Notes:
The PDB entry is titled "Structure of 2'-5' AG1 lariat forming ribozyme in its inactive state". This is an experimental structure of RNA, with 59 nucleotides shown. Carlomagno et al. published it in J.Am.Chem.Soc. in 2013: "Structural principles of RNA catalysis in a 2'-5' lariat-forming ribozyme". NMR data were recorded at pH 6.6 and 298 K. The structure was determined by solution NMR and released in 2013.
[PDB]
C1' cells in the first nucleotide's frame, strides 16, 4: 500500500444501490529448526508457513 474475502448499514437515494465505514488473517513477507540408524549434525533438502529422505561426522 493494494487486492481476494467477511461484517453492518453512514450521506444522498428510485430502496436497490454507491462511495466511505466496519472486521479479522494471508500477499509484500517473514522467524527459524530438524531428520533413520548406534550416536549426534548440519550446509544438501523443505516450507503461500514443513517437510525433509540421497547428505555431513565418529576413527
Nucleotide at each position: 500500500g493494494g487486492a481476494a474475502g467477511a461484517a453492518a448499514g453512514g450521506g444522498c437515494u428510485u430502496c436497490g444501490g454507491c462511495c466511505a465505514c466496519u472486521c479479522a488473517a494471508a500477499c509484500u513477507a517473514c522467524a527459524g529448526a530438524g531428520a533413520c540408524g548406534c550416536c549426534a549434525g548440519u550446509c544438501a533438502c523443505u516450507c503461500a508457513g514443513a517437510u525433509a529422505u540421497c547428505c555431513u561426522g565418529g576413527u